[PDB]
Context: bound to proteins that are not shown
RNA sequence: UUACUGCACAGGUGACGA
DNA sequence: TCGTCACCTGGGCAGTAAC
Numbered sequence: 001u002u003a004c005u006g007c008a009c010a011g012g013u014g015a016c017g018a
Numbered sequence: 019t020c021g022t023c024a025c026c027t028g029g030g031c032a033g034t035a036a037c
Stems, first nucleotide, its partner, number of pairs: 002035006009028009
């Protein structure tokens, strides 16, 4: 990679504790 | 190391663009 929107799936990840 | 509550990001595909 004009973008917006939606969805699926996958990966996992963050914050808080003690 | 844990428990506990929470949900973020990537890849891809399909329909549509506030009167």
Overview: The depositors describe the entry as "Ternary RsAgo Complex with Guide RNA and Target DNA Containing A-G Non-canonical Pair". This is an experimental structure of RNA with a sequence from Rhodobacter sphaeroides ATCC 17025, together with DNA, with 37 nucleotides shown. Ions in the entry include acetate and magnesium. Crystallisation conditions: 40% MPD, 30 mM magnesium acetate, 50 mM sodium cacodylate pH 5.7. The structure was determined by X-ray diffraction at 2 angstrom resolution and released in 2018. Liu et al. published it in Cell Rep in 2018: "Accommodation of Helical Imperfections in Rhodobacter sphaeroides Argonaute Ternary Complexes with Guide RNA and Target DNA". It was solved together with Uncharacterized protein.